[PDB]
An RNA structure (HIV-1 DIS RNA), in which 46 nucleotides are resolved.
The model includes bound neomycin (NMY).
The work is reported in "Targeting the dimerization initiation site of HIV-1 RNA with aminoglycosides: from crystal to cell" (Ennifar et al., Nucleic Acids Res., 2006).

RNA sequence: CUUGCUGAAGUGCACACAGCAAG
RNA sequence: CUUGCUGAAGUGCACACAGCAAG
Ligand code: NMY
Numbered sequence: 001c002u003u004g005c006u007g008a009a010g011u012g013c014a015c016a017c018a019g020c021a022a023g
Numbered sequence: 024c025u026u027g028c029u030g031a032a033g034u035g036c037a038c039a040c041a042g043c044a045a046g
Base pairs, nucleotide, nucleotide: 001023002022003021004020005019006018007017010038011037012036013035014034015033024046025045026044027043028042029041030040
Other pairs, nucleotide, nucleotide, family: none
C1' cells in the first nucleotide's frame, strides 16, 4: 500500500481514524 | 397520519425513536 476483520453506543449504505490478519 | 426544528459524541446521506411547532 491492497483486501479484510475488529475497535457497542438504535438501524442501513458509504467514508475517515487505529490495531490486527493475509499478500 | 404527513411535514419542519431539535435531541453533539469523527463525517455524509437515508431510516427509526423522543420532545416541541405545523398541516
Ligand atoms: C440522532 O442520532 C440524533 N442526532 C441524536 O441527537 C439522538 O440522540 C438520536 O438520534 C436518538 C446516526 N447514524 C444517525 C443519527 O441521526 C443518530 C445516531 N444515534 C446514529 C441523525 C438523523 C438526522 C439527525 O441525526 C437528527 C440534516 C440531514 C440529516 C439529519 O440526520 C439533519 O440531520 C439536520 N436515537 O438521521 O437531514 O443534517 O438529529 O445518523 N442536521 N443528516
Sample source: This sequence occurs naturally in subtype F HIV-1.
Ions in the entry include potassium, chloride and sulfate.
Released in 2006, the model rests on X-ray diffraction data to a resolution of 2.2 A.
It comes from the structure "HIV-1 DIS kissing-loop in complex with Neomycin".
Crystals were grown from: MPD, KCl, MgCl2, Na cacodylate pH 7.0, VAPOR DIFFUSION, SITTING DROP, temperature 310K.